[PDB]
Context: bound to proteins that are not shown
RNA sequence: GGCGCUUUUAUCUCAUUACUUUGAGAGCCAUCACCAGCGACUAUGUCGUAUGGGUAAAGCGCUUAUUUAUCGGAGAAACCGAUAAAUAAGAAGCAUCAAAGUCCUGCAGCAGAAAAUCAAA
DNA sequence: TTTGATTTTCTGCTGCAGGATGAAATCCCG
DNA sequence: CGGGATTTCATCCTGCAGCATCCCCGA
Numbered sequence: 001g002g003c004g005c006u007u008u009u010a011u012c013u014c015a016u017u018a019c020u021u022u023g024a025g026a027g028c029c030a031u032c033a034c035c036a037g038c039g040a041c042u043a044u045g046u047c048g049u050a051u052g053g054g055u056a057a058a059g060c061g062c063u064u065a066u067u068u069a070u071c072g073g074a075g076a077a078a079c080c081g082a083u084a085a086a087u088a089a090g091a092a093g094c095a096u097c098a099a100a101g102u103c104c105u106g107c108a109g110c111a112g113a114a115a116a117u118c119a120a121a
Numbered sequence: 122t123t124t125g126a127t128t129t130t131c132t133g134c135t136g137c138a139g140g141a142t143g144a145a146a147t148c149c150c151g
Numbered sequence: 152c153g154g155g156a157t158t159t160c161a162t163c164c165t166g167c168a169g170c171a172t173c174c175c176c177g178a
Stems, first nucleotide, its partner, number of pairs: 001029003019101005032054001034053003037049005060093001063089009104140001105138014142161010
């Protein structure tokens, strides 16, 4: 910078709707050199830069089957109970709680940002 | 060695002003 | 006729007083 969890309700003494926001709440992922910008120079270009556009990421677990090695049938041999990992899939509670909202139409003024012209410190 | 004036452009945010219409009258009109 | 559909119109009221208050600045 992003990825799945959404609550709380501001009406506990009573009910609806999903909208626009704010952030204080665990866990996880930010790698490519395809194109451009840039710096240094062996310079009509070469290297690094991941600075932008793209391209993969983003949760636990069980269940299921497969693959590597192990404890398992001493055997290490299919089949799995488990051991650690990877592949694929579906239910699964979801690891996440806490507060706000008067609109629009039209102007003007401020500040942010680069670029151009004068002189002085 | 940045600066104070002016010029060009883009943006957002605030500060003003306006206002938050229903009732009554005609005129149809198939 | 009844019910739309277009056409005018006009509308109640009267904060209460003192000069900074958030600004910030060279060799």